[PDB]
Context: one part of a larger RNA, bound to proteins that are not shown
RNA sequence: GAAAUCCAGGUACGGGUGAAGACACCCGUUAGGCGCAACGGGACGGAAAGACCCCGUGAAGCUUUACUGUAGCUUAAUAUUGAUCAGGACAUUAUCAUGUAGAGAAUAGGUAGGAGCAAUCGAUGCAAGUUCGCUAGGACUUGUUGAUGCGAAAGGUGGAAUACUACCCUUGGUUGUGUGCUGUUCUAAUUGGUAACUGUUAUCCAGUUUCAAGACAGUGUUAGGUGGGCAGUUUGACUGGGGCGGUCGCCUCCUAAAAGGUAACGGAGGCGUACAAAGGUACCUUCAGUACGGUUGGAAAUCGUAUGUAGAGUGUAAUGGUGUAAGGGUGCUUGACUGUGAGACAUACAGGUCGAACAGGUGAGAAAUCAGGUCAUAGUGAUCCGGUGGUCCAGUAUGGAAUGGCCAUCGCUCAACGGAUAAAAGCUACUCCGGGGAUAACAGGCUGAUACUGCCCAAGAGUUCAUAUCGACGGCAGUGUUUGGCACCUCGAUGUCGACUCAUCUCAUCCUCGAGCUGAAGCAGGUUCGAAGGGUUCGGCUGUUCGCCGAUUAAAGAGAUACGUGAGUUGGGUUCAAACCGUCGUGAGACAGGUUGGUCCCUAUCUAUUGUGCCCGUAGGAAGAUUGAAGAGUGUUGCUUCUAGUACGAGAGGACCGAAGCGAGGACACCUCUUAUGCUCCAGUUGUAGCGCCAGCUGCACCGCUGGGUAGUAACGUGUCUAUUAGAUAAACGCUGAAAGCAUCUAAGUGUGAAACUAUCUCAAAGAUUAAUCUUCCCAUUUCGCAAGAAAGUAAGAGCCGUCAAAGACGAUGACGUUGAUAGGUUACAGGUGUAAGCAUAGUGAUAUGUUGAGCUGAGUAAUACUAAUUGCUCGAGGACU
Numbered sequence: 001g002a003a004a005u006c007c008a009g010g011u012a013c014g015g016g017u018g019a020a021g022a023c024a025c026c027c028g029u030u031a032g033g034c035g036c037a038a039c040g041g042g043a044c045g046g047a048a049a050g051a052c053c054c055c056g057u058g059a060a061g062c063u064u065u066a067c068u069g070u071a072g073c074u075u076a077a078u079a080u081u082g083a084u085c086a087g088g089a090c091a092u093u094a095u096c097a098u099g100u101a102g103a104g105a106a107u108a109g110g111u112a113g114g115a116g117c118a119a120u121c122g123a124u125g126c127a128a129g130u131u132c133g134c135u136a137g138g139a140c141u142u143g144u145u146g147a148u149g150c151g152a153a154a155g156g157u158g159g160a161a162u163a164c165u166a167c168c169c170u171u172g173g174u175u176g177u178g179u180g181c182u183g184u185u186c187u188a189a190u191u192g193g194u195a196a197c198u199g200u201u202a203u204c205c206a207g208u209u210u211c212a213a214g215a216c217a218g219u220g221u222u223a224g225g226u227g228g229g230c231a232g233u234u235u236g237a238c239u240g241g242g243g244c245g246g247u248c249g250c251c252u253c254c255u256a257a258a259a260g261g262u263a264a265c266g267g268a269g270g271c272g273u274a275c276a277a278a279g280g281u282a283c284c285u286u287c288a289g290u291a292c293g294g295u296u297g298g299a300a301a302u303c304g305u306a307u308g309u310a311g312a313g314u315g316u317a318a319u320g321g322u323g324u325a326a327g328g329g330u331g332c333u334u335g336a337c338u339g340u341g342a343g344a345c346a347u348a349c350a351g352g353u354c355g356a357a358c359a360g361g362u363g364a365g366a367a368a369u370c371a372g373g374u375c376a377u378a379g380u381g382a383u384c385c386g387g388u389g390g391u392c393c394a395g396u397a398u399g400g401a402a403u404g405g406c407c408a409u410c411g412c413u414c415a416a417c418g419g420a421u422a423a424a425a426g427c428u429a430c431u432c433c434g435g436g437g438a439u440a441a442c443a444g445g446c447u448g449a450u451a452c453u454g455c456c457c458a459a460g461a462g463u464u465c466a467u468a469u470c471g472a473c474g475g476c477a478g479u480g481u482u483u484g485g486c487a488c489c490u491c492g493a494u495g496u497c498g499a500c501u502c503a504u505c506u507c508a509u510c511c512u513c514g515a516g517c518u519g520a521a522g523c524a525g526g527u528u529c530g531a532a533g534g535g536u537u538c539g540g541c542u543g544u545u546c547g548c549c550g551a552u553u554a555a556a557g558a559g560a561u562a563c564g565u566g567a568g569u570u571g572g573g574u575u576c577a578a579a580c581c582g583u584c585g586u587g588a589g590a591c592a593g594g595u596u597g598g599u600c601c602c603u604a605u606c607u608a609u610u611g612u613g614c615c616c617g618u619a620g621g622a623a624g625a626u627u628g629a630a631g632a633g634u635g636u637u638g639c640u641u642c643u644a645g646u647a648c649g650a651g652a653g654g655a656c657c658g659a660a661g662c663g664a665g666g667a668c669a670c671c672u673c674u675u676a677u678g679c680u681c682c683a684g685u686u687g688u689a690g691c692g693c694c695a696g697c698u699g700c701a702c703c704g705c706u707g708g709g710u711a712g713u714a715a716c717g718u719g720u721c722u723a724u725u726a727g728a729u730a731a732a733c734g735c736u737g738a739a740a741g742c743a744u745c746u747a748a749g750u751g752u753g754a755a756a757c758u759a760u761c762u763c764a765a766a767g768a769u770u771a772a773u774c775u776u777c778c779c780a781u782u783u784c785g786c787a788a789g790a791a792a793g794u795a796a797g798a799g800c801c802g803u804c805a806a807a808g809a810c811g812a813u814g815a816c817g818u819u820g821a822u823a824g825g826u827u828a829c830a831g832g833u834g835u836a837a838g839c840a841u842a843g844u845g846a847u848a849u850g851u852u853g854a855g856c857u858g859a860g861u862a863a864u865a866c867u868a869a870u871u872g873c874u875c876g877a878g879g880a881c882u
Base pairs, nucleotide, nucleotide: 009023012029013028014027015026016025032615033614034613035612036611037610038609041607042606043605045602046601053436054435055434056433058432059431060428061427062426063425066233067232068231069230070229072226073225074224075223076222077221078220079219080218082186083185085183087181089179090178091177096172097171099169106162109168110167111166112165113164116150117149118148125144126143127142128141129140190213191212192211195209196208197207198206199205236248237247238246245265249271250270251269252268253267254266272417273315274374275373279333280332281331282330283329284328285327287311289307290306291305292304293303313322314321318377319376320375337360338359339358340357343354344353345352349418362371363370364369385411386410387409388408389407390406391405393404394403443490444488445486446485447484449483451479452478453477454476455475456474460470461469497572498570499569500568502564503561504560505559506558507557510535511534512533513530514529515528516527517526518525538550539549540548541547578596580594581593582591583590584589616767620778621777622776623775624774625773626772631763632762633761636664637663638662639661640660641659642658648653665722666721667720668719669718670717674715675714676713677712681708682707683706684705685704686701687700688699689698690697691696725759726758727757732752733751734750735749779879781792782791783790784789797875798874799873800872801817802816803815804814805813822868823867824866825864826863827862828861829860831857832856833855838851839850840849841848842847
Other pairs, nucleotide, nucleotide, family: 002603tWW008024cWW017022tWH020444cSS020445cSS036809tWS040041cHS040604tWS043567tWH048493tWS050052tHS050441cWW051493tHH052440cWW052491tWS053241tSS054439cWS057420tWH064066cWH064586cWS066424cSS067228tHH071227tHS081215tWS081217tHH082188tWS084184cWW088180cWW088181cWS092176cWW095173cWW098170cWW101159tHH102160tHH103108tWH103157cSS104161tWS105151cHS108158tWS114163tWS119147tWS122147tHS123146tHS131138cWW132137cWS133136tWS156162tWH157161tWH158160tHS187215tWH189214tHS190217tWS194210cWW200202cWS227229cHS233424tWS234425cWH235426cWH238265cWH252318tSS256263tHH257262tWW270378tSS272380tWS274278tWS277334tWW277336tHH281364tSS286325tWH288308tHS294302cWW298301cWH309310cHS310323tWS316317cHS316379cWW321326tWS322325cSS325326tHS335361cWH335371cWH338372cWH339372cWH341356tHS342355tHS358372tWH365367tHS381414tHS381419tSS382414tWH383412tWH395401tHS395402tHS421423tHS426588tSS428430cHS437441cWH439491tHS440491tWH442494cWW448449cHS448450tHS448480tWS448483cHS450480cWW450482cWW457473cWW458472tHS459471tHS461466cHS462468tHS465519tWW466471cWS468526tSS479508tWS480482cHS487488cHS494562tWS495496cHS495600tWW496575tWW497543tSS501565cWW509511cHS509531tWS510532tWH511554cSS514731tSS521648cSS521652cWW522647cWS522653tSS530730cSS531755tWS535555tSS536556tSS536557cWH537551cWW542546tHS543572cSS552556tWH553555tHS554636tWS565568cHS571600tWS577598tHS579595cWW585587tHS612811tHS617771tWS621796tSS627766tWH628768tHS630764cWW643657cWS645646cHS645654tWS646655tWH647654tHS649651tHS649652tHS671715tWH673717cWS678711tHS709858tWS710859cWH715716cSS715717tHS724760cWW728756cWW729754tWH731753tHS736746tWH736748tWS737747tHS738744tWH746748cWH766772tHS767769cHS779877tSS785789cWS788879tHS796876tHS802869cSS805807tHS807812tWS808811tWS816869tWS820869tHS821866tWH834854tHS835852tSS836854tHS837852cHH843845tHS843846tHS877879cSS
């Protein structure tokens, strides 16, 4: 002197129950009160209103041919915006012409007046020219000509007929204006991030020029195109979780449980119409099929007769109805009417269904009567908005009009069909928020389809023979043990694979143990029964469980325990952010496809457990020694030799039973031996700093390093155990024996029988409160009154304190405390290290030799009071009565 946590707690275990995994519930078992040191089983432990999944008409980031827009880019008109020239285009002021079906003396574009017309607005003949072309002709212009002519008035033809005066079409030229369209030139608008000068000691800016452009460009307004560059949003619901697949409205049947109604991603189907007749009426009429008889003609076309009670028809998917009908035919018609509508069915509403009856005017019928669509049930879409027809309504001062109103009608696979908007798709593992165990992934719970184990029947296989060993086609169970189903607990968090450590439990037994049968000669096997005490290996590859392989073993068992075990470890795998490959996607991104890399927290309160204590009880107290109720620990097994080459077996081969020796694993204890360690031990030795120097030591450098090593602690070391026996038994075998004159292991009686069980072996144990037994020792006062009463007063023993280690985290345990060897010191010795310092000799020196088996030594062995354990304090007894 904190921390997260904390509903109050006085907080056991087993089986069951329960919201489906309980300290608290039910039934039992166990447990004196309270600490301390530990380790993590549980308290679905603590920290983080789950990051995974789902939900929300949540958010954000990103993507695109999702929708709607937009920055930017690009094109045109128009304004700033002028002059001139040339060109073709459309209209015309003025002007000419232009046109061939035949016939028609011929190039007939149409409609009129129309009977005469030409001559200085000058003909016949001739010459030339643009245009045109039917190779012939029309027309216009110029020059001479000169007064005589028109059959193109009158002939005649033809649908259209001729000269002259007018209007209307196809096409070309012309002077002329009116518009723009490309194409030049010019400068004065305007532009310059050409150069120069000035303001001006000045890269900007302004002014003046010069050059280069130039009505362009740039800018403003308007309008197209492109435009995830950017922004705002959308991207449905049901769903035995989501995604994916399927469905979304209406009609018919079944489920629908004899009124009606009734759901599921239950079982079958249809509809988004058709008919001017398939409607209305009057009249007439009645199957399909089959039998017989008949050319084409056939199994089956049509005809005649009979039979047949619906299997025929009734447009359709089913249901219901209907055979004189609601089916077929004919005649006349349009009621497939107008305005309505009492009363009902069914319904949340909106809508839907049936309908008597009234008025008007019709159709059929002699009339009665029937007709407001069909034998009935599907054949359909609200509101808003706009359009169409009619109209006895309105008409923004008045008259109109515009624009509305009322009625009828038109436009929606608005099919996600009671319809969000006129207009809308995806990714997020870079993610976030609000919630849900209303809903998934792990585990639990229920189920046991599937899986595994077992049994029943006996077809057969099996030198023959179902049942030595197998066991079909079939059936019945058990377990929870694989894959599954449900979604009850948990989303204010139950950490999920594998590995490591520790294991525990079950038996459906891998080995060891006992037995029955055998297609069991012996050895070695096969199957079944009993049995859970112990054991049940190491490696290569893979994250692996699994799996294959190698070498051993007596064996290398099957499962459960949140597929035990992360408040015990690891993080290889899965599953964060990074990156790549293959594949998908236009894309952002995605894949139980692959690969490299990548944070694993918590000091333990309760309970459980391993150890060790204090208090109290055990009825006087204390010190000793015991019995043992209830318990815990161990229990494995191999090889060789003998028996004995005996039993058996032609042989090969080769025993049961029993005895001895040697081992592997596991366990307990110990340090004589062998090793490991051995931080105040011995020796060698390097660097540096000190003791003033040499020599000799000390500090530091991993204890500096290296070689040994006392006591102690341990195994890799050596001693022991892993036996044996008795009782009651399982499977199995019995002896004697009936029910049931035989038989028979059983019912009475009497046996044999396994590593299983109870003891024998080791340890602990009277808190065994049911508190046990034995031995020894100490209490046995004076007074007052009140007796398991007082004041003083009486001992064994224990504790406090000190020295300690056969002990030990701390307590405790054990030895001693002066009448003592408890610890230290001293002495002697053991063991260890290996000849100390100094001196002398030799050598030039490093160094060697002799004194010298010398010196040193932490703990070890034993003596010795020299030192420390003082001359101290406290607690503690007369046992009630029966």

Method: cryo-electron microscopy, resolution 2.9 angstroms. The entry became public in 2024. Shown are 882 nucleotides from a PDB entry: RNA (23S ribosomal RNA, nucleotides 2019 to 2900) from Mycoplasmoides pneumoniae M129. It is bound to chloramphenicol (CLM) and PENTANE-1,5-DIAMINE (N2P). The entry has 31 different proteins, among them 50S ribosomal protein L23, 50S ribosomal protein L4 and 50S ribosomal protein L6. Rfam match: Bacterial large subunit ribosomal RNA. The literature on the family includes a 2002 paper in BMC Bioinformatics by Cannone et al., "The comparative RNA web (CRW) site: an online database of comparative sequence and structure information for ribosomal, intron, and other RNAs". Gene Ontology terms of the family: ribosome and structural constituent of ribosome. Entry title: Mycoplasma pneumoniae large ribosomal subunit in chloramphenicol-treated cells. Xue et al. published it in Nat.Struct.Mol.Biol. in 2025: "Structural insights into context-dependent inhibitory mechanisms of chloramphenicol in cells".